[PDB]
Context: one part of a larger RNA, bound to proteins that are not shown
RNA sequence: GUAAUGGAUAUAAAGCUUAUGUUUAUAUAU
RNA sequence: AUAUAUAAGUAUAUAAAGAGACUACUACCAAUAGCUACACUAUGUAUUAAGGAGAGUAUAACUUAAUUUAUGUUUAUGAU
RNA sequence: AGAGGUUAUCAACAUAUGAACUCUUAGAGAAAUUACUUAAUAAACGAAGUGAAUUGAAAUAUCUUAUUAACUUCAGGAAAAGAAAUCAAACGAGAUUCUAUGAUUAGUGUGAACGAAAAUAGAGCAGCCUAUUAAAAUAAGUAAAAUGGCUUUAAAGCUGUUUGAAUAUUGUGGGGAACCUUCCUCAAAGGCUAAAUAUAAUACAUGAGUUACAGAGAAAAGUACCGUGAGGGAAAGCUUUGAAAUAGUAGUUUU
Numbered sequence: 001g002u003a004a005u006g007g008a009u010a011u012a013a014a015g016c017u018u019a020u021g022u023u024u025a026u027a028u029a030u
Numbered sequence: 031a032u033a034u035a036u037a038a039g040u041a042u043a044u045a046a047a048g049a050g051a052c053u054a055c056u057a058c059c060a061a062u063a064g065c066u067a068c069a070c071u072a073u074g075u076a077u078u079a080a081g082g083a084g085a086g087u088a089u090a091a092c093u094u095a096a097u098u099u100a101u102g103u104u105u106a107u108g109a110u
Numbered sequence: 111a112g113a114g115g116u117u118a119u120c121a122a123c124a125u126a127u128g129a130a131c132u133c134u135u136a137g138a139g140a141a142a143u144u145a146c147u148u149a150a151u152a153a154a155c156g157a158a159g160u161g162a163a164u165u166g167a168a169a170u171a172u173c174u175u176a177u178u179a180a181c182u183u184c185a186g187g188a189a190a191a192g193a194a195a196u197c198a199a200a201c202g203a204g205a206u207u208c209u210a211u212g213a214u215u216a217g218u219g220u221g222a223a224c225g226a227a228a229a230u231a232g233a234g235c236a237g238c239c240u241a242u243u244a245a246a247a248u249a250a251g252u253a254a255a256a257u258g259g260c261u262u263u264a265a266a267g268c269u270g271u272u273u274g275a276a277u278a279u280u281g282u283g284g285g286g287a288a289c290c291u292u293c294c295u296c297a298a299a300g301g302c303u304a305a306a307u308a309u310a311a312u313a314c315a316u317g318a319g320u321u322a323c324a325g326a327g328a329a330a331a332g333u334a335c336c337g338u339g340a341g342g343g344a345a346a347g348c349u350u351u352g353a354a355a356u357a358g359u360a361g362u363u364u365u
Base pairs, nucleotide, nucleotide: 025034026033027032028031048365049364050363051362052361053360054359055358056357057356063350064348065347070319071317072316073315074314075313076312077311078310079309081134082133083132084131085093088116091119097118099126100125101124102123103122104121137144138143155186156184157183158182159181160180166173196203197202207233208232209231210230211229217224218223237302238301239300254273255272256271257270258269259268260267282297283296284295285294286293335342336341
């Protein structure tokens, strides 16, 4: 001197809080 | 397998062809208010003691002359 | 110390002056025509004559409505009336007219209702006959009576029919509310008279009068319009303000 709209350097973490779709029968008996 | 006949359930959500209510705008209308009287009205005073129409004409001017012709006085300290 | 005769009447007052058509309005006629020619008078108000009904009486005849409305005749700016044959009451007043009081009185009427006068106050005031315009020899078919009516209190007053007086306070005549009498009062049958009053038109004054569906019927009206006609009879102010009802939309909201 130049750059950062998700910047940089460290720190923590785990059966899913996603700007997304498709499906959806009762009774009885064995 | 049989029977039944679309089959998850749900509406403390959703109209405007037209319409109501309030407010406001635009129209229609002329209430209210303002103004206009010797062309209205009542009384009083004064004066007077025959009224209308037709047509025509300088559309304030009035009778085919429808705007006649003269006199006197005062004229802004005028006139009223 | 101007301009302005049509680019007019840039003058008011007063006194004069030219012109002023047709019909109503000679005759006639279908007014404003004909034919002639110096042809010309509404309403209202006045007096007399004639005279209802609605209505009231809680019906209705008397009564009331009402000497009313209306009609006819006649007359003038006004008309009419008018200088006591009046009223009063024992004292006195002194023509007529208009207004008020007297007076929801006297009184009349079965009722319903109708209803004076004296006097008082005011407006005006005026007396006369020789009338300030030209009239009387002082009033006889009159006063009055009977009868039929009007008016009305039974008097007075008006009147159709039939009858029919008197001569002055030296007490003749009329009246004083049935009627007679005395007294008082006036003097009919002959007349004139202004003002205050009525009506219309015009002008002016005033307004706890109107201000346009008011005022008047008419702020351009007896017009428009209706009616065969008599007649009936509007709407309509200005440049201001813009209420309600009503209509079409917009916003918010609901359906």